[PDB]
Primary citation: Kiliszek et al., Nucleic Acids Res. (2011), "Crystal structures of CGG RNA repeats with implications for fragile X-associated tremor ataxia syndrome". Solved structure of RNA, 20 nucleotides shown.
């Protein structure tokens, strides 16, 4: 990140 | 993805 | 609902 | 809005  | 403490 |  | 638990 999701 | 799913609790907790509240606000409005 | 946010 | 504050706070967290986990998975990828």
């Nucleotide at each position: 990140g999701c | 993805g799913c609790g907790g403490c509240g606000g409005c």

Overview:
On the sample the depositors note: This sequence is found in human mRNA. Crystals were grown from: 10 mM MgCl2, cacodylate, 1.0 M Li2SO4, pH 6.0, VAPOR DIFFUSION, HANGING DROP, temperature 292K. Method: X-ray diffraction, resolution 1.45 angstrom. The entry became public in 2011.